Solved structure of RNA, together with DNA, 41 nucleotides shown. The PDB entry is titled "Backtracked RNA polymerase II complex with 24mer RNA". The entry has 10 different proteins, among them DNA-directed RNA polymerase II subunit RPB3, DNA-directed RNA polymerase II subunit RPB1 and DNA-directed RNA polymerase II subunit RPB2. Crystallisation conditions: 390mM (NH4)2HPO4/NaH2PO4, pH 6.0, 50mM Dioxane, 10mM DTT, 9-11% PEG 6000, VAPOR DIFFUSION, HANGING DROP, temperature 298K. Primary citation: Wang et al., Science (2009), "Structural basis of transcription: backtracked RNA polymerase II at 3.4 angstrom resolution".
Context: bound to proteins that are not shown
RNA sequence: AUCGAGAGGAUGC
DNA sequence: CTACCGATAAGCAGACGATCCTCTCGAT
Numbered sequence: 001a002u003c004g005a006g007a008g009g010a011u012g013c
Numbered sequence: 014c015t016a017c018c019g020a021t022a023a024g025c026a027g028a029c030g031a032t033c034c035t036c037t038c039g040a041t
Stems, first nucleotide, its partner, number of pairs: 003039001005037007
Other pairs, nucleotide, nucleotide, family: 004038cWW
């Protein structure tokens, strides 16, 4: 560098 | 008093599914 998964941020008043 | 057309109720299949962001992690 490229393909693949996952965690998370904003609307929740 | 039976094939031919035709035309609708019945029944499988489709191509869609918010925007933008930050990260980590494993791979031919």